[PDB]
RNA sequence: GGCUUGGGGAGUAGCCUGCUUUCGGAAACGAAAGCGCCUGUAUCAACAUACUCGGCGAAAGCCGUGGUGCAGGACCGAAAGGUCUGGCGAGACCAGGCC
Numbered sequence: 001g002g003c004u005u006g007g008g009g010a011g012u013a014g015c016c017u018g019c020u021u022u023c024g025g026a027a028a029c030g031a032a033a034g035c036g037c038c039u040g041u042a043u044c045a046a047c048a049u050a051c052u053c054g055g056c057g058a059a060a061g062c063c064g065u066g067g068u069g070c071a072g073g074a075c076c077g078a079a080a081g082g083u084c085u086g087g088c089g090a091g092a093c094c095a096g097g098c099c
Base pairs, nucleotide, nucleotide: 001099002098003097004096005095006094007093014088015087016086018035019034020033021032022031023030024029037073038072039071040070041069042068043067044066045065053064054063055062056061074083075082076081
Other pairs, nucleotide, nucleotide, family: 008092tHS009091tWH010066tSS011012cHS011089tWS012090tWH013089tHS017085cWW025027tHS025028tHS036083tWS045046cHS045047tHS048052tWS057059tHS057060tHS077079tHS077080tHS
């Protein structure tokens, strides 16, 4: 070197895409801004003056903030089942394994 597994990466960015509103356009389209709540439960920490979400605890963990998974309610369906916009998913850089 290549592949692979993780870290990087609360699936972080980026790309693809459904619906709503605004602007530009004759339009295709493009640029913005947004979607779905509640409870329980598990989990993680994108953001942090590097570790690092915050408080407490010797620890195990407990409480809270937030992202997400699952279950249930809610919503659609006579039911089966379906909805929460959904999908793909990094690089540089770190490390282990394997050629």
Molecule: X. oryzae Mn riboswitch optimized construct
Organism: Xanthomonas oryzae